An RNA structure, in which 31 nucleotides are resolved. The structure was determined by X-ray crystallography at 2.15 angstroms resolution and released in 2001. It comes from the structure "Crystal Structure of the Ribotoxin Restrictocin and a 31-mer SRD RNA Inhibitor". Crystallisation conditions: PEG5000, K-MES, KCl, pH 6.5, VAPOR DIFFUSION, HANGING DROP, temperature 292K. The entry also contains Restrictocin, not shown here. The entry also models potassium ions.
C1' cells in the first nucleotide's frame, strides 16, 4: 500500500416525507 | 430522514 469490517466525525451538514 | 471527508482500531492479502 490493496480489501471488508467496526467506532468517530454526527442525529452533524444537508434536509421536509418524519 | 440523513450521508462524507478527515480522525483511530481489526481482520485478510
Nucleotide at each position: 500500500g490493496c480489501g471488508c469490517u467496526c467506532c468517530u466525525c454526527a442525529g452533524u451538514a444537508c434536509g421536509a416525507g418524519a | 430522514g440523513g450521508a462524507a471527508c478527515c480522525g483511530g482500531a481489526g481482520c485478510g492479502c